[PDB]
About this RNA
The RNA (RNA transcript), together with DNA, has 42 modelled nucleotides. Entry title: Crystal structures of bacterial RNA Polymerase paused elongation complexes. Weixlbaumer et al. published it in Cell(Cambridge,Mass.) in 2013: "Structural basis of transcriptional pausing in bacteria". Ions in the entry include zinc and magnesium. It was solved by X-ray crystallography to 4.29 angstroms. Crystallisation conditions: 5-7% PEG 3000, 0.1M MES pH 6.1-6.3, 0.3M LiCl, 10mM MgCl2, vapor diffusion, hanging drop, temperature 295K.
Context: bound to proteins that are not shown
DNA sequence: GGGAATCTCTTCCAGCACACAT
DNA sequence: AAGAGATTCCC
């Protein structure tokens, strides 16, 4: 560096 | 010459995190 | 992936 997920906004 | 189908090529969004995984 | 727009067949 993309792509799964959760979490806040 | 039209009209309908099948294939192909593009769109594919507000933010931060933390993850992992290729 | 889903939609849209295009190129191609057959009617």
């Nucleotide at each position: 560096a993309u792509g799964u997920g959760u979490g806040c906004u």